[PDB]
Context: one part of a larger RNA, bound to proteins that are not shown
RNA sequence: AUAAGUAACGAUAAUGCGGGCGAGAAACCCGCACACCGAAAAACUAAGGUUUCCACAGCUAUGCUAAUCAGCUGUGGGUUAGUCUGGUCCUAAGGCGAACCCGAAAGGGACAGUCGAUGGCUAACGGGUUAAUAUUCCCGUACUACUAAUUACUGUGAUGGGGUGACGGAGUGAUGAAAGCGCCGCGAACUGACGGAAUAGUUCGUUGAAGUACCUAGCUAUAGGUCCUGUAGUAAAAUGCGCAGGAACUGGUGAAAUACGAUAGUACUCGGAGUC
RNA sequence: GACAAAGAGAUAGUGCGCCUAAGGGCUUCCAAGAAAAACCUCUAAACUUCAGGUAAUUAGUACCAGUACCGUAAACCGACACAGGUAGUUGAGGAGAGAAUCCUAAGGUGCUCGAGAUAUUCAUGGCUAAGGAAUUAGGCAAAAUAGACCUGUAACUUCGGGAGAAAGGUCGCCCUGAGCAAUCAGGGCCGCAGUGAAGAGGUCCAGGCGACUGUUUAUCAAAAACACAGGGCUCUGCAAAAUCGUAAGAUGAAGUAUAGGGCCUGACACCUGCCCGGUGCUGGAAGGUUAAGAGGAGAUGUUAUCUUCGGAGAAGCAUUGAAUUGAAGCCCCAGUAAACGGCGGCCGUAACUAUAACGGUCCUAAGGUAGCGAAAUUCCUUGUCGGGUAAGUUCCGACCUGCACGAAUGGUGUAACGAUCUGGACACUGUCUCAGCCAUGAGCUCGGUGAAAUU
Repeated sequence: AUAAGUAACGAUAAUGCGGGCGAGAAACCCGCACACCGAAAAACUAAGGUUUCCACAGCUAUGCUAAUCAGCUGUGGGUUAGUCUGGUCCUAAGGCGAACCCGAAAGGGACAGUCGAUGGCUAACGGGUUAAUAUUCCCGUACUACUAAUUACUGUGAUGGGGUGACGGAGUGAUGAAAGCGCCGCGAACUGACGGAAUAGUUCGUUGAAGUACCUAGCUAUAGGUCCUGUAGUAAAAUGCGCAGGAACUGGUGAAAUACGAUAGUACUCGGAGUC
Repeated sequence: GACAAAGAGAUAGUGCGCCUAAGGGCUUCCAAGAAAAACCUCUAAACUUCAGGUAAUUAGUACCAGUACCGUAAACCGACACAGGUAGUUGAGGAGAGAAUCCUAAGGUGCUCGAGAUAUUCAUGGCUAAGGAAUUAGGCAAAAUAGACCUGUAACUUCGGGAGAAAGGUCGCCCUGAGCAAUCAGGGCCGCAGUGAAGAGGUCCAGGCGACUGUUUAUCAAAAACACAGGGCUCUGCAAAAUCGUAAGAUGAAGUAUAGGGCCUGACACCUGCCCGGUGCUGGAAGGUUAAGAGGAGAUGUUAUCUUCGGAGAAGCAUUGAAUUGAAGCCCCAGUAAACGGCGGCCGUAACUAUAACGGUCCUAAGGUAGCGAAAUUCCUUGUCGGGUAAGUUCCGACCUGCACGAAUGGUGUAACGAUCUGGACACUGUCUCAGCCAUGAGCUCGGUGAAAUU
């Protein structure tokens, strides 16, 4: 080259019109209608990708069509942490492993030790802004750890001992958050194709967290620590723990509500500083 | 003119009710449910008017890496801007038990080829008069029942079930009364139809297999196969047997015979017969055979020497060696089959026929018991009789002539169970008589892009 301008153009959720840039518009932008998902086809984010994010120029190649469009091309930008996730903290499975024990060599096993999250420990919440960042920037309000000064003070003190950390499946009262529903009140806007409705009606709102102050309902009396005597254990010691006995109390844990936080915010109307 | 932040309504109820475990506690059960760091206390060495510790105020200081974007996807894994896969959190309203279902919120999309036309034909759907499985290997696929509340519910059984067995009744709107909100009782009205749309078991009878839930050939087999709880035999006394390695070492086990391995069968009920000949396993060891290693009767080679020739030949050095001793194993003896494995023929005989309770005989280790039987096993065979159908090579119940069933490679039954196999019944239907009509996508024509197998 042929098959051939043939199969196909990748869920039967769907499109129509009017304006804009433009040489060029069924697919781009705007607006009015229609349709689809809606325990989703919505929002956050882990694994992973590693700039694909945002703005302006371009329609060559890329997009199963054209394109003025783009996750494409070329230029300028974009990621802000004491509290979020990891390290500086800890350890499981497993890995390495001085010393030690084996094996023709390479090397294998493995104590102490040292690494290793998928776990434990650890102080913050609510709004606003930019085209792109927001527990990070700003606003409002809190918290934790360390160091240096000053006062009142005093035995501080591990790599060692002890307590706690520290944990299963299932069921669930009572009380009660956030979301959700109903009603009245209050604020703003409007009086809308046709028949009716101003001592009336429709639409949008009337918002809120961490923390501080109190220690409630519930659970716990076989429980909370305190005081006294003795000591074969705790590799040495212990005023700590454990063990054996006496005396007097009600104390511990813990939602939620309330006051401050709180004269923040969203939707709507008025006003427009000002950019083009 | 299109936008547009400072500011104002607006300190716009300090609103009421329903609802609201989020979590922690508490109860119960056996399968008995991480470690360490952090925090508190004590002391060993250290030092005494120090340093370190406690409480209050002020000031200062807080490090390194990530922070964009996608993340039920056009940005990840699938060569693709691919109908596939991708952990977790939030996930609303009406009706509803519900995160199901239908329509909508906030939000996000119309899935990167369209326009005509309305052939044949294919894909996904809707409706069919009369019959209702007559289709087919087969009711494969469709249709039918489906919600809430009441009435009622068999054989069989392991007494728990079967069971939502089966078979039926009401559901709309308005008013009145009894009412605990619910609900109930009376009337009236409307339609062909009142769980008015969508979602929600078809049921029954009998047999084979497997007790049951479960697992399996990623990519043609989900099963009667594997597993299973239960039963049995056998090994193992702790430095346990057994398993991995050249060893050291590790599992078994931080266990220890009510424990740990090897093998068969597979809930439950009744049972599980005979054979030790053959091959496996255990014990014995009187007798025969038997390895290496010890042992060295004798023989051979060489020659000092003697032998007129022939030949003999001590010592030394080498080759070859028989008696004797020598374990396990094997032969041998006895046991063991819920160890592998096996379990027979001929002839005659009782009232008419038929058969043989019985008797004789041959060979084995024994001649297969109970139970079942034309079977997932039966060639002749579509065996024979009965039932089901008008008609039945399939099916069920009998017979026994079991080519070639048979008792833990288990025998016979069994309630419940099964996307198992087989036969039958009701309802229901386009499966069919016999096809017909309608909608969208593909197809047909037009505009754009544009392959491949094959030659």

Keywords: Translation Initiation, Protein synthesis, bS21, RIBOSOME. The RNA from Flavobacterium johnsoniae has 731 modelled nucleotides. The sample was in a buffer at pH 7.4. The work is reported in "Structural basis of sequestration of the anti-Shine-Dalgarno sequence in the Bacteroidetes ribosome" (Jha et al., Nucleic Acids Res., 2021). The PDB entry is titled "70S ribosome Flavobacterium johnsoniae". The structure was determined by electron microscopy at 2.8 angstroms resolution and released in 2020. It holds a match to the Rfam family "Bacterial large subunit ribosomal RNA". Rfam links the family to the GO terms ribosome and structural constituent of ribosome.